[PDB]
Context: one part of a larger RNA, bound to proteins that are not shown
Molecule: 23S ribosomal RNA, nucleotides 2045 to 2920
Organism: Staphylococcus aureus subsp. aureus NCTC 8325
RNA sequence: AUAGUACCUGUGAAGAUGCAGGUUACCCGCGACAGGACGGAAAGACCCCGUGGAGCUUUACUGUAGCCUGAUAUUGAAAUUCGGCACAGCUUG
RNA sequence: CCCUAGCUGUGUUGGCUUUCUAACCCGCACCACUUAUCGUGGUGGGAGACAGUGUCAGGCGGGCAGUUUGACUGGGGCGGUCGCCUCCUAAAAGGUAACGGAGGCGCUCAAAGGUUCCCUCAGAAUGGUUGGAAAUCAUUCAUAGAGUGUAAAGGCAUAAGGGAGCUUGACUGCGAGACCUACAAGUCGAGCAGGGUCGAAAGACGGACUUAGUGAUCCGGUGGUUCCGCAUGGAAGGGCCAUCGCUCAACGGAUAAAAGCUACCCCGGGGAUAACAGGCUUAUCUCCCCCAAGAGUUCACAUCGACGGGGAGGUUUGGCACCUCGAUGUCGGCUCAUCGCAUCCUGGGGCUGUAGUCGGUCCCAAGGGUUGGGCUGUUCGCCCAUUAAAGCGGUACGCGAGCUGGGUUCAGAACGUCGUGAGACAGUUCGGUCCCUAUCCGUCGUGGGCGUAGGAAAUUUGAGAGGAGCUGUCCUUAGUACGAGAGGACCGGGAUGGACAUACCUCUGGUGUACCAGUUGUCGUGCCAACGGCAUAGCUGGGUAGCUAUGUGUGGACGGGAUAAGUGCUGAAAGCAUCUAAGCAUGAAGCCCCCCUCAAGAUGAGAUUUCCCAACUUCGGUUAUAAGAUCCCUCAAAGAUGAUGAGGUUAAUAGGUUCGAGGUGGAAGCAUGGUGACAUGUGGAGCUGACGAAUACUAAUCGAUCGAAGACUUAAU
Numbered sequence: 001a002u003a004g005u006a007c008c009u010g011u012g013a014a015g016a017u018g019c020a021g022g023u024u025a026c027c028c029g030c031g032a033c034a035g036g037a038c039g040g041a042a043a044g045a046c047c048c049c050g051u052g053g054a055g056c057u058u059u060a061c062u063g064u065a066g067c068c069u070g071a072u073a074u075u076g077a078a079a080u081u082c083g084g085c086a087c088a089g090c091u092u093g
Numbered sequence: 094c095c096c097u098a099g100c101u102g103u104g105u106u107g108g109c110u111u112u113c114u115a116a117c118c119c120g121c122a123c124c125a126c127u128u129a130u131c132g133u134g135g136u137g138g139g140a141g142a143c144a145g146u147g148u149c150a151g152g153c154g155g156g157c158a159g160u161u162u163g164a165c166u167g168g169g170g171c172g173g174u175c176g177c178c179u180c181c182u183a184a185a186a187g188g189u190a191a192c193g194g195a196g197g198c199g200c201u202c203a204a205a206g207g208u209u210c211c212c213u214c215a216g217a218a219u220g221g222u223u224g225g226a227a228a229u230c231a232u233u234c235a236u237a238g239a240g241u242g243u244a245a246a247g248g249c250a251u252a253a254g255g256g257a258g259c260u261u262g263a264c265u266g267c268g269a270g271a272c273c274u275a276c277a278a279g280u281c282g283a284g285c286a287g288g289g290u291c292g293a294a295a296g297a298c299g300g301a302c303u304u305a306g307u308g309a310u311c312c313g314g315u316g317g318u319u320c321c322g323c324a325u326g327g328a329a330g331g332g333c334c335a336u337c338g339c340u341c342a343a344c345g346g347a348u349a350a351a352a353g354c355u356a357c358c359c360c361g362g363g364g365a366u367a368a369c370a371g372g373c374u375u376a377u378c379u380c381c382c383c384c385a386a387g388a389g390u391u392c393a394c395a396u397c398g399a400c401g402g403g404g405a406g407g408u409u410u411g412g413c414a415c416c417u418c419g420a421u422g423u424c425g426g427c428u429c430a431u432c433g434c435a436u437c438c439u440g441g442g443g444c445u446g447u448a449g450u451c452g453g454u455c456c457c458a459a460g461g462g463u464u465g466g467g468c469u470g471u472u473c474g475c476c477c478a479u480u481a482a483a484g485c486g487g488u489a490c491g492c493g494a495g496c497u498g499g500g501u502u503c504a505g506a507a508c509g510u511c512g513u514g515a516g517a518c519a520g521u522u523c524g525g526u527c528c529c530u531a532u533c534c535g536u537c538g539u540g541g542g543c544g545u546a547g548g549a550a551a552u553u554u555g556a557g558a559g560g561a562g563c564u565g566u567c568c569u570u571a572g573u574a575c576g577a578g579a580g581g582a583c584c585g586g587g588a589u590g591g592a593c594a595u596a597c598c599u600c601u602g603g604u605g606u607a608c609c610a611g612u613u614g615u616c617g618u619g620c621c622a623a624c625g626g627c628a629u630a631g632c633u634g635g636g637u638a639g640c641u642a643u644g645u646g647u648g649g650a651c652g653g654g655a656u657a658a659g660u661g662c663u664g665a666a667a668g669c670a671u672c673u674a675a676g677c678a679u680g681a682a683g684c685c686c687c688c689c690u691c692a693a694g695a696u697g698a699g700a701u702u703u704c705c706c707a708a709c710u711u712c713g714g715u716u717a718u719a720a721g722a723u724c725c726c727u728c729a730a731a732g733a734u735g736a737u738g739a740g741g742u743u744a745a746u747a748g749g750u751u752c753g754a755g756g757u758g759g760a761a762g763c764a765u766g767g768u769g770a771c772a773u774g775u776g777g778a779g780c781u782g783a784c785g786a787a788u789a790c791u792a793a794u795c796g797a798u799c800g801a802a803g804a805c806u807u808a809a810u
Base pairs, nucleotide, nucleotide: 003017006023007022008021009020010019026542027541028540029539030538031537032536033535035534036533037532039529040528047363048362049361050360052359053358054355055354056353057352060160061159062158063157064156066153067152068151069150070149071148072147073146074145076113077112078111079110081108082107083106085104086103089100090099093096118139119138121137122136123135124134125133126132163175164174165173172192176198177197178196179195180194181193199344200242201301202300206260207259208258209257210256211255212254214238216234217233218232219231220230240249241248243306245304246303247302264287265286266285267284270281271280272279276345289298290297291296312338313337314336315335316334317333318332320331321330370417371415372413373412374411376410378406379405380404381403382402383401387397388396424499425497426496427495429491430488431487432486433485434484437462438461439460440457441456442455443454444453445452464478465477466476467475468474505523507521508520509518510517511516543694547705548704549703550702551701552700553699557691558690559689560688563591564590565589566588567587568586569585575580593648594647595646596645597644601642602641603640604639608635609634610633611632612631613628614627615626616625617624618623652686653685654684659679660678662676706803707716708715709714721799722798723797724796725741726740727739728738729737746792747791748790749788750787751786752785753784755781756780757779762775763774764773765772766771
Other pairs, nucleotide, nucleotide, family: 002018cWW003004tSS011016tWH014371cSS014372cSS030733tWS034531tWS037494tWH038489tWS044046tHS046367cWW047168tSS048366cWS051347tWH057514cSS058060cWH060351cSS061155tHH065154tHS075144tWH076142tHS084105cWW087102cWW088101cWW091098cWS114141tWS114142tWH115141tSS116141tHS117140cWW117144tWS154156cHS160351tWS161352cWH162353cWH165192cWH167192tSS178244tWS179245tSS182191tWS183190tHH184189tWW196244cSS197305tWS199307tWS199342tHS201205tWS204206cHS204261tWW204263tHH213252tWH214239cSS215235tWS221229cWW225228cWH237250tHS239252tWW248253tWS262288cWH262298cWW265299cWH266299cWH268283tHS269282tHS273278tWS285299tWH292294tHS292295tHS308341tHS308346tSS309341tWH310339tWH322328tHS322329tHS340342cSS348350tHS353515tSS355357cHS364368cWH366418tHS367418tWH369421cWW375376cHS375377tHS375407tWS377407cWW377409cWW384400cWW385398tSS385399tHS386398tHS388393cHS389395tHS392446tWW393398cWS395453tSS406408cHS406435tWS407409cHS414415cHS421489tWS422527tWW424470tSS428492cWW434459tHS436438cHS436458tWS437459tWH438481cSS440681cSS441658tSS448575cSS448579tWW449574cWS449580tSS457657cSS458682tWS460562tSS461563tSS462482tWS463483tSS463484cWH469473tHS470499cSS479483tWH480482tHS481563tWS481564cHS492495cHS498527tHS504525tHS506522cWW512514tHS512515tHS531533cHS539735tHS544698tWS547801cSS548720tWS554693tWH555692tWS555695tHS556692tHS570584cWS572573cHS572581tWS573582tWH574581tHS576578tHS576579tHS592649cWW598641tHS598642tWH600644cWS605637tHS605638tHS609779tWS636782cWS637783cWH642643tSS642644tHS651687cWS655683cWW656681tWH657680tHS658680tHS661677cWH663673tWH663675tWS664674tHS665671tWH666670tWH667669tHS673675cWH693695cSS694696cHS705719cSS707802tHS710711tWS717802tWH718801tWH720800tHS729731tHS731736cWS732735tWS740793tSS744789tHS744793tHS745790tWH746789tHH758778tHS759776tSS760778tHS767769tHS
C1' cells in the first nucleotide's frame, strides 16, 4: 500500500491477522466494549550527534560606543619664578 | 687637561604659576527685527587663551559586537588518554585490535667518540688490623649469574665489558643497491673522490652494543655566496647553501590571537546512541540440592547445618545495545481481571525430640477463598482492629484510544548549597492544559440469509460449552480418651452464622416530574368564592404500579467412579525379606460425574407427536394454492431496532366507560357557631397514573404477500 483481515504454542529485525504446526470458524447486518492492529494526531521536546542556530555570562579571544589623559591646530599679550644643555669667571677637595 | 661639591652672569632651550583682553564660550540681563521663552544682531555682565571642536596618542571599557570553547569513549558527562621507544597479548616469516597486561622517552657523553695495544667478571671458601656479614690484601674455586650511560628485548667474555697512549671520521662531495611505506617521511648501504686520525702493517674510522631522546610549512633572525638587481651603475630587496626561533605535547601542527550558561530554547538527524518495556545473559537475586564437621543431655540427618560442592527460575541490582527516537506515555492508585505454583487458609498424607490441646518439618493438592482503617504520592513499611487465611509471582514491573494525575523530568517563585557570573543540584519548597465520532481483528448482546432432499406447528436427545466449588462459631459425643496437674481430643451426630451468588417485591424501606394534600410570592380566569400559569416538580407532608437493597426466599446438599501423596494384602525375581513385577484393596476441598444454564451451523445439521397432499404438463417440469407464516393494525409480561409474547370483530388487545384495590385524608356547595382568623355538620367526603374485574362505546377495517407436490444408488421387504 492492495486486502477474502481467527486463536494458541512457536518462528522471526529477538513482542505476528498475513510465516510453521495445530486448534477453532456457515454468509450479511444492527446496538454496545475498548485487549491488539507496537491504533490516529505532531519528521521525539528526553538522549546523543552536526567543526547547526539563537538568547545569556565572564578575570575566554578580538574588537568597539563612550569616558579619562597628553601633544598639536584654532591660540593672543605680559610678568614673576624654577630647571636641562653649552661657554666663561670664581670656587672647595 | 680634567674630576668632585657649589656660586654669579652670559646664550639660546624649556617647565610651573599668575596677570591681561581681542579670538572662542554663556540653557545671563536688557534692546531691535517682532503679536516670538526659536533665531539673528546690538549693548552690558561673566568667563577667557581655558573651555569647546579637529587630528594624533596612551589608558579604562561584556555598556555593546563578532566568534572560539578538540577528539577517543561499551550512550554522554566526569575520570583517563592523545607523539615516540621496548616487551607480552601476536596463533615458531612479516603484520595484527580493545579505556588488554607491563615499563620507558622529550636525554646523556669532549669521552661514555675514533684507533692501537693490553686485560677479564659477579660470587663463594679459607687466612689477614683498625675491618664488622659486607671496604682494602692473598690463594683456590668460580662460564658468566658481572658489566654493557639510561626502559625492555635482542645481543655482547674472540668481547659490544675493563685499562692505557695517541687522537677528533661526532669528516667534505656523494652513493650502486636494499628495507619500510598511502603520501610526506623513516632506515641500511658497499663503493668512488678529496683531505685526515690511529696502526710497523693488513687495515679501521661518515659518533656511542642495537632500537626512543622529537615537530611539516609559512614567516623572521644570523653567517656565507664566481646567482638576481624593474632605463643604466649602484642600492633596496630577493634567490641559493648553512644555521637559529615551537609542552604548535590535542605531538600531520585549522588562526598571530579564544572560556562558559540555556529549564526561555530552536533546526537538521539517529533506535548508528542513552532513559521505559521487550530480547540475550544470569555475576547479583529468589528458590532447590550434594557432603556431613557439628548443635541437638546421648544421637549428623525430629529440628538446625560450618567449611566446601551442584543446580533451577528469569520476579531484583546490573551487563549487552538486537526491535522501536517521520513518539512503543513513564510511578502509585482506581476499574476489570487472567495465568503459574515454588500453597497463606481450607482437604489428604509421612516423620517428629507427635502424651493431650497446640506445634515443627516434608509430601500430594491451584477447587474455592485469601479484611477494614492511621501515616506517607507513594510501592514498600510500621501501626490499630480483625480473619480460616490476611500467599508469592507473571501478564509492556497486566490494564491512561478504560479512569485518576498525588510523585516525577517544561515555562513562575523561594530556601540550603555550588558557581565571579549566566546558572546549577537523583537536594528541598508553593503553583502548574491527560486530545481522539472505533475501520479491522477481539469481546458482549441482538436480527436477517441459506443450509439441514417436500412444506409446516410444537415437544425434545445432548456431542460439546459455560456456571457453581469458600469457610466460622456453638451444642452433643464428653469434661470422656490423654494427662501428676493445668488443660483437653480424634471419629461421629446436630444447630446457627460470615462472605459470595441468584431470583423476587409479600414484608421493612428507597424512588415514584400526568396520585392526594398543605403553603409563599406574583400574574391571570371581571369581582366574591373556586381555580389556572410561573417561581427546581416554587416549596413542603405523604404515596400506587414499575424499577429497586440496605428487604424477602433459595444455593454451594447428599452422593458415585477413577486417582495423587500415602496406607496396605497376597507375591516372586532374590528358599529370606519385600505394597509390585503379575494380581487384589484402600486413599484428597483436587480429576470425571452428580447440581444449574446454553446447546443439532453437532454441515456428523439428530429424535418424537401432529398437520397439508392437485391440477396442468414441451410429461424432465410447472403452478398458484394447502397446512402454515407474515405485511398492516391494537398492545406488553417483551423491547435500542429487529426479535419475543398478548390480540386483530366468529374480538376484551388498548383507550373510554362502570365497579373495585391501594394512596390521600375530610372536596365543592350549602348550613350552623364565631367580630374575625377559623371551627363543625352534611360525609372515611372528594379526588385518584401504572394494579383487579366487567362492558364492543372507540380503534384493531377492507385487504395483500409468502408458503409443498417431495433427486439418485443399493439392500431388505